[PDB]
């Protein structure tokens, strides 16, 4: 890098 | 939920 998974954040008035 | 963005983590011997 690829494929998974979680966490935080940004967008609508 | 959708679309973005970052952070951590998991897989190969």
């Nucleotide at each position: 890098a690829g494929c998974g998974a979680a966490u935080u954040c940004g967008c609508u008035u």